[PDB]
RNA sequence: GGCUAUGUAGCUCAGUUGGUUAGAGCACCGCACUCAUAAUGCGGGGGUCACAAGUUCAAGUCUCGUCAUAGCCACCA
Numbered sequence: 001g002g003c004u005a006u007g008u009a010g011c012u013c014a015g016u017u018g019g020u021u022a023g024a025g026c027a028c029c030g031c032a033c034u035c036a037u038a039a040u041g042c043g044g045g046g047g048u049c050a051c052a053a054g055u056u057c058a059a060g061u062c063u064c065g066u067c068a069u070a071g072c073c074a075c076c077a
Stems, first nucleotide, its partner, number of pairs: 001073007010026004028044005050066002053063002
């Protein structure tokens, strides 16, 4: 330099090309159940969906660029 693929809560995987009108599982805290416990059941909190613009009645979801990472390839001043 070329072609690709990714980046979602305290910790993880979805949600992936329009009206996404971001959820699922573990962490917690509180409640319930128990003679006492769990597991389990309920509730609350905990992100703002890599960033910057473009079209549009619909953008985490698409198009353009700028990051970080991974895979293969190419580099005779």
The RNA (tRNA-met) from Acinetobacter baumannii AB0057 has 77 modelled nucleotides.
The reconstruction used 451,971 particles.
The PDB entry is titled "A. baumannii ribosome-Streptothricin-D complex: 70S with E-site tRNA".
The entry has 48 different proteins, among them 30S ribosomal protein S2, 30S ribosomal protein S3 and 50S ribosomal protein L14.
It holds a match to the Rfam family "tRNA". It is annotated as a transfer RNA. Rfam describes the family as follows. Transfer RNA (tRNA) molecules are approximately 80 nucleotides in length. Their secondary structure includes four short double-helical elements and three loops (D, anti-codon, and T loops). Further hydrogen bonds mediate the characteristic L-shaped molecular structure. tRNAs have two regions of fundamental functional importance: the anti-codon, which is responsible for specific mRNA codon recognition, and the 3' end, to which the tRNAs corresponding amino acid is attached (by aminoacyl-tRNA synthetases). tRNAs cope with the degeneracy of the genetic code in two manners: having more than one tRNA (with a specific anti-codon) for a particular amino acid; and 'wobble' base-pairing, i.e. permitting non-standard base-pairing at the 3rd anti-codon position. Rfam links the family to the GO term triplet codon-amino acid adaptor activity. Rfam 15.1 lists 5,335,975 matches to the family in 14,413 species.
The structure was determined by electron microscopy at 2.21 angstrom resolution and released in 2023.